An RNA structure, in which 92 nucleotides are resolved. It holds a match to the Rfam family "U4 spliceosomal RNA". The entry is an ensemble of 10 models.

């Protein structure tokens, strides 16, 4: 220096919990909707295609109908696939 396995992270896809979310110069509707009929029969948040998490901070604690004032903190958790890196073992 290289190689392999476990554990951990990540690449990549989905679900979930404070929350999961927007949108279209492609068309039809929204603030939950529509149509003919012998009411006899039927559709209903959907089909098809595509895409992202942007220099605008936030929250919380204590006293005080309010104003005022002071202080702290920051990204997280569970599960399963293939590959890779590092440690350690092992080999050269």
């Nucleotide at each position: 220096g290289g190689c392999c396995u476990u554990a951990u992270g990540c690449a990549c896809g989905g679900g979930a919990a404070a929350u999961a979310c927007g949108c279209a110069u492609a068309u039809c509707a929204g603030u939950g909707a529509g149509g003919a009929u012998u009411c006899g029969u039927c559709c209903g948040a959907g089909a098809u295609u595509g895409u992202g998490u942007u220099u605008u901070u936030g929250c919380u604690g204590g006293u005080g109908u309010a104003a005022a004032u002071c202080a702290g903190c920051a990204g997280u958790u569970c599960c399963c696939c293939u590959g890779c890196a590092u440690a350690a073992g092992g080999c050269u």